An RNA with a sequence from Enterobacteria phage T7, together with DNA: 68 nucleotides with solved positions. The work is reported in "Structural basis of transcription arrest by coliphage HK022 Nun in anEscherichia coliRNA polymerase elongation complex" (Kang et al., Elife, 2017).
Context: bound to proteins that are not shown
RNA sequence: CGGAGAGGUA
DNA sequence: GGGCTACCTCTCCATGACGGCGAATACCC
DNA sequence: GGGTATTCGCCGTGTACCTCTCCTAGCCC
Repeated sequence: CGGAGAGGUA
């Protein structure tokens, strides 16, 4: 201190 | 490889959701 | 032309959180 994606929790 | 200067608009990327609802034409006399 | 279908276009689709990665092209040097 900006947003996306991937996985995961209930 | 990489440091300096900058797009001051070009082609096929794509391609396995479904329901619903309402508007914008398609058509049948 | 007036009522009725048909395609077409938009809107939507659960909350809270935890890690990690990943972020510019072109080119004439």
The PDB entry is titled "CryoEM structure of HK022 Nun - E.coli RNA polymerase elongation complex". It was solved by cryo-electron microscopy to 3.7 A.